Solved structure of RNA (Large Subunit rRNA, nucleotides 1130 to 1848) from Giardia lamblia ATCC 50803, 714 nucleotides shown. The entry has 71 different proteins, among them Ribosomal protein L27a, Ribosomal protein S8 and Ribosomal protein L15. The work is reported in "Insights into translocation mechanism and ribosome evolution from cryo-EM structures of translocation intermediates of Giardia intestinalis" (Majumdar et al., Nucleic Acids Res., 2023). An Rfam search finds the family "Archaeal large subunit ribosomal RNA" in it. Rfam 15.1 lists 2,955 matches to the family in 1,139 species. On this family, see Yusupov et al., Science 2001: "Crystal structure of the ribosome at 5.5 A resolution". Gene Ontology terms of the family: structural constituent of ribosome and ribosome. Keywords: Ribosome, Translation, Giardia, Eukaryote, Eukaryotic, Macromolecule, tRNA. It comes from the structure "Giardia ribosome in POST-T state, no E-site tRNA (A6)". Method: electron microscopy, resolution 3.33 angstroms. The entry became public in 2023.

Context: one part of a larger RNA, bound to proteins that are not shown
RNA sequence: CAGCAGUAGCCGCUACUCCGCGCCCCGGAGGACUGAGGGGGAGACGGGUUCCGCGGCGCCUGCAUCUGGCCGCGGGUGACUCGGGCCUAAGCGGCGGGUGAAGACCGGGAAGGGGCGUGCCCGCCCGUCGAACGGGGAGCCGGCGGAGACUCCGGCAGGCGCGGCCCCCGCGGAGACGCCCGCCCCCCGGCGACGCGCACGGGGACCGCGGCGGGCGGCGCCCCGGCCCGCGAACGCCCCGCAGCCCCCGGACGCCUUGCGCGGAGAGGGGGGCCCGGGGGCGGA
RNA sequence: CCGCGCGUCCCCGGCCGCCCCUGAAAAGCCGGGGGGCGCCGGCCGCGCGCCGUACCGACCGCAGCAGGACUCCGGGGUCAGCAGCCUCUAGCGCGGGAGCGAACGCGGCUCAGGGAAGUCGGCAAGCCGGCUCCGUAACCUCGGGAAAAGGAGUGGCUCUGACGGC
RNA sequence: CCGGGUCAGAACUGGAACGGACGCGGGGAUCCCGACUGUUUACUAGAAACACAGCGUCGCGAGGGCCGCACCCGGCGCUGGCGCGACGUGAUUUCUGCCCAGUGCCACGACCGUCACCGUGAAGCGAUCCGCCGAAGCCCUGGUAAACGGCGGGAGUAACUAUGACUCUCUUAAGGUAGCCAAAUGCCUCGUCGGGCAAUUUCCGACGUGCAUGAAUGGACCAACGAGGAUCCCACUGUCCCGAGCCGCGCCUCCGCGAGCCU
Numbered sequence: 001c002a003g004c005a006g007u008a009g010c011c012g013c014u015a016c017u018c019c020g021c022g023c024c025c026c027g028g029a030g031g032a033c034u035g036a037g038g039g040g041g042a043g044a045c046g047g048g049u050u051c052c053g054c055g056g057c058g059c060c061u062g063c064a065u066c067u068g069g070c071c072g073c074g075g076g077u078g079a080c081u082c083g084g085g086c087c088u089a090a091g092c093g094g095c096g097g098g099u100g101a102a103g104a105c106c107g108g109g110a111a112g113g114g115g116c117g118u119g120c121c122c123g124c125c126c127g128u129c130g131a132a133c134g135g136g137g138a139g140c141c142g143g144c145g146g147a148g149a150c151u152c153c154g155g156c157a158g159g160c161g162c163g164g165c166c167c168c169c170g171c172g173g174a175g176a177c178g179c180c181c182g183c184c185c186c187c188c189g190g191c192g193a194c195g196c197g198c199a200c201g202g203g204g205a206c207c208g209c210g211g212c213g214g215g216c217g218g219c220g221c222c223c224c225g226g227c228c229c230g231c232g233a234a235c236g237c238c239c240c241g242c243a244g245c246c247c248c249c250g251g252a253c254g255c256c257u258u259g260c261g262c263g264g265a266g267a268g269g270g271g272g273g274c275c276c277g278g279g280g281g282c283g284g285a
Numbered sequence: 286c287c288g289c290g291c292g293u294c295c296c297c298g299g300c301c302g303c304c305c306c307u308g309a310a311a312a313g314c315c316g317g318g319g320g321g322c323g324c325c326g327g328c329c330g331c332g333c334g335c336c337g338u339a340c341c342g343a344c345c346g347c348a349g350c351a352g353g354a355c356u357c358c359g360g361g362g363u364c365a366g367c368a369g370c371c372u373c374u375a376g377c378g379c380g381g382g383a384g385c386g387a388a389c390g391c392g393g394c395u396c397a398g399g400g401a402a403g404u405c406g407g408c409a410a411g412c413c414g415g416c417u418c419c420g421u422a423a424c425c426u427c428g429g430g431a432a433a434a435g436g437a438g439u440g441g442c443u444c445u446g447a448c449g450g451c
Numbered sequence: 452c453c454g455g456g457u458c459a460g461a462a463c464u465g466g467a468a469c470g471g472a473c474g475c476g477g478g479g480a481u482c483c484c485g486a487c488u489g490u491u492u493a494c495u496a497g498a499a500a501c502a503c504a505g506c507g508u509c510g511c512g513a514g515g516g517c518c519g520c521a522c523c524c525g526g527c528g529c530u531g532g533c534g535c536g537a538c539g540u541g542a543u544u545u546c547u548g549c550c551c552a553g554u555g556c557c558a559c560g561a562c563c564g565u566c567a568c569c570g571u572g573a574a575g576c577g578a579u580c581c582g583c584c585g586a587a588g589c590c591c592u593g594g595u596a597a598a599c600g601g602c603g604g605g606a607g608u609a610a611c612u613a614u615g616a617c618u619c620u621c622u623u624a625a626g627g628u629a630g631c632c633a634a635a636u637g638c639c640u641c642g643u644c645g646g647g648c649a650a651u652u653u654c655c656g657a658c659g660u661g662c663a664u665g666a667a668u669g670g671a672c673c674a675a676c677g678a679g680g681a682u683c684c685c686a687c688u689g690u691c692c693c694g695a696g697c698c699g700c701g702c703c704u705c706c707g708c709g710a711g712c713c714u
Stems, first nucleotide, its partner, number of pairs: 002714002009708002016030005033376002040358004046341001050339001051075006060068001080158002082337003086135002091129001092127002097106003108124001113122004139156005159333008170179003183321009195303003200298007207290005212230005235283006244274006254262002304308001344353002360372004381706004389701008398692002402690001407687001415439005424429001426542001440464002443461006449453002465469001477685007484677002489501002505540007516527003544671003548602003553599002555595004560591001564589002570583003574579001603621005630664001631661001642658005
Other pairs, nucleotide, nucleotide, family: 004712cWW005711tHH006007cHS006709tWS007710tWH008709tHS010380tSS013039tHS013379tWS015031tWS015032tHS020022tWH022025tWS023066tWS031378cWH032377cWW033039tWS034039cHS035372tHS035374tHS036359tSS036373tWH037367tHS038374tWW039377cSS047340cWW047343cSS049051tHS049077tWW056058cWS057059cHS057060tHS057068tWH059070cWS061067cWW062380cWS063381tWS075147tSS076077cWH079338tWH080138tWS083132cSS085136tHS087311cSS088131tWH088310cSS089130tHS090130tHS095110tWS096107tHS098523cSS100103tHS108110tHS112125tWS117119cWS131134tHS134309tWS135311tWS135312tWS137159cSS138158cSS140233cSS144149tWH156234tWS167325cWW168324tHS173176tHS175247cSS176272tSS182322cWH182324cSS192312tHS193311tHH194310tHH199258cWS199299cWW218223cWS219222tHS232285tWS233285tHH234284tHS242276tHS243275tWW243298tSS250268tHS251252cHS251266tWS251267tHS252263tWS252266tHS254267tSS256260tHS257259tHS258299cHS259300tWS304306tSS306308cSS340343tWS341343cSS346350tWS364366tHS364368tHS369473cSS387702tHS388702tWS397693tWW400688tHS400690tHS401403cHS401407tHS401408cWH401409cWW401688tWH403690cSS404406tHS411687cSS413476tHS414470cWS420434tHS421433tHS422431tHH423430tHS425428tWS426428cHS429674tSS440471cWS442462cWW468469cWH469471cSS470474tWS484635tHS485673tWH486675tWS487503tHS491498tWH504541tHS506597tWS512531tSS513530tWW513531tWS515528tWW519524cWH540667cSS546666tWS547667cWH550624cSS551595tWW551598tWH561590cWW563590cWW566587tWS573580cWW575577tHS596599cHS601624tWS601625tSS608616tHS609614tWH615616cHS615617tHS622626tWS623625tHS627628cHS627665tWS628666tWH629665tHS629670tWS630670tSS631634cWS633640cWW634636cHS637639tWS647653cWW648650tHS651653tHS666669cSS689693cWS689694tWS
């Protein structure tokens, strides 16, 4: 670089139409589609600026393009509370040393720190490795930009440190426990801290049904019968909270579940306490 | 705004079951006893440093590759349903269009009478199916077989009984 | 008087209709393998293969076993015989016969014969050379087949004929037992005989000196299973007689794009 050859093919994801100046871009009006295990809205990872705004098409957008993830220009990622960091898990390194020609591999037996104080005690012996899904101290509501928000701004809250100043070393109950809360060492515990299920109950959100208040649409006939909207966070107090556990009196075939379960090692009954990711009131508002 | 109701999901509770299966660790935090020794609160200020934070229908397969990528939130109706089938919200019209309506393909339907005679073989297609109510055989390791087989009903309207609380 | 909307029972109505779309087993009778749920050759085998519970056998009491391992050191083991490793067979139900010749394996089971280095005798000038000793191991002697495996023939005979319980004769380590069979195992072979068909190289029940069946190289046995491999029946249907019509999408023609492969 030819012929094949203007050939094979551009047959997934139901789909476009009219008008505007109209391009497949855009706006209105139709008609569809993905059909809440979405062709939706978001994150972890991976890519690394693709995001956004403005201008353009020379490429690319496998037809087109006035389109674009394309090209030029200018911008864009704000944290005490979210995550990393932190801690450990499987694991991985490190260790006086051990070995091997070494490179390197292997590894507790080896005088391995700390506190206040300036002295005395206490004490065998490594991980500031490893998780943006595990543990973890604590954040919510509204609002604002072309590109962001638990981050901004306004409200309001919580956590942990620090400084100033003040205050001062327990009470109550019969008990279960209640309240106006001391630190440090040595020991004992606790929390972190945890399987799977079938039913069952309780809240939250969602959902639906009415009412009523506020907007709509359609209406040939009916239509108080169609639609839309009507909101309330974290965190403060205060009160209720089933089941469960415990205390007091007292001395029993009772009490109870859907299933059960339970009782002289104390039921029932009558009182009390405690815990309950909750609910109500007042604030937030 | 005021009521009310059945569902759905998520958590939470009390149990009951299950295992030759018994369901991480640490940082931190906090009690309790003994000692030792003085705290602890309130109010008011102040402080909180380093990193990550755009976006992804953009990742990975040579592509704008009916290819493969892990989560989280999950409305209405018909329904036993998170099924299928349509829909609200939200997204959106996808490597292009026009014609014609040959053969042949590729998917999809229907077919008289017969019915596997077709074929290596009933391959492919067709039948059956939901629910309720009858009726269920041999066999069996007594658990099964079993939805055996084999039937009957099912719509719309108009009623009538059941079932709680107070 | 306030809620649930499920379950019954009616009427009445409709071209003789109702899970009116959608969703959504065809069914039966057998036979062979494998108990099953599991798992498997990414990308031509999803199985009858592998696993599996069950079942045995084997080694080992930690100064130990079995493995890793240039070495240092490790794993099992944070274990301890109801344990850990090694192997077979593969749930039940029913059973597992005979054979230790051979080959494995095991024996303070021996101690013969063999069988090394050293060490120690002789001889030599010494290189050396001959003896002797003799550890395991082999050999030798026993054990062991849920170790690997193996498990025969001729001839004559009953009063139907035939058949051969019965003898006889070689021959083995033992000569195949219980079962089972033309099997997924039978060459001959499309075996024979029943059953099923109008018609059967398939199928099933039998028969079985079975080329070349057989008992954890496991035998027989099928409840329940199975995208396992066969055979038949009822149903159902364009599988076919014997094809026909009809949708969509490609094809074809246009507009715009445009290769590959071969030569």